[PDB]
Context: bound to proteins that are not shown
């Protein structure tokens, strides 16, 4: 550097809710993987 996963080491933006949440799409922060120091 590539990939993935997860909420934490949590912050946006949306789908059904009077509404907190719960699911998603991305952000941060860790964590798991494959890979090059000319």
């Nucleotide at each position: 550097g590539a990939g993935a996963a997860a909420g934490c080491u949590c912050c946006a933006u949306g789908u059904c809710u009077a509404a907190c949440a719960a699911c998603a799409u991305g952000g941060c922060u860790u964590u798991c993987u494959c890979a090059c120091c000319a």
An RNA structure from Homo sapiens, in which 38 nucleotides are resolved. The sample was in a buffer at pH 7.5. It comes from the structure "Cryo-electron microscopy structure of human mt-SerRS in complex with mt-tRNA (GCU)". The structure was determined by cryo-EM at 4.1 angstrom resolution and released in 2022.